[PDB]
Context: bound to proteins that are not shown
Molecule: Crispr RNA; target RNA
Organism: Lactococcus lactis subsp. lactis
This record gives sequence, structure tokens and C1' cells, in this order.
RNA sequence: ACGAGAACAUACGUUCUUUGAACCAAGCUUCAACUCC
RNA sequence: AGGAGUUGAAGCUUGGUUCAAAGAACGUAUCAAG
Repeated sequence: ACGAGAACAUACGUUCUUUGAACCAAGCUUCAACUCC
Repeated sequence: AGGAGUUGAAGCUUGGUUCAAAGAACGUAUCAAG
């Protein structure tokens, strides 16, 4: 010989459930297997 | 008797469409209240 001493803000708990990167769209348009000697 | 010269040229190389929707948003226990 402190309004002090001792004291875990700790224990439990799925960022998880459902969801077609889909729908539409002609690899096409125009070309003489050719010209010259 | 066959020689040459063109072996592809031009155009478009994606256009439009919805571009995170609905749920939960802390629940409990001591603390407290009774």
C1' cells in the first nucleotide's frame, strides 16, 4: 500500500440458392484459259 | 520447230441485341427484460 483485484467480446454459422453467352446473318459479289506471232 | 505473259484483280474483315436478375442483408447465447 492506485474505486482497486481477478476476467480472451468470446462460442455457434458454406457469400450461398436459381440462370444455355445466347438470338438473327449464303465466304459471297463481279470475272470467257485467254491474247499474240 | 513453237515461242512470251497474265498465275489471281477489286470489295466487305463482323453488323445489330440484351451487358449481373431474383433471394437472404446477420441469427442466437451470456449482458438485459421479467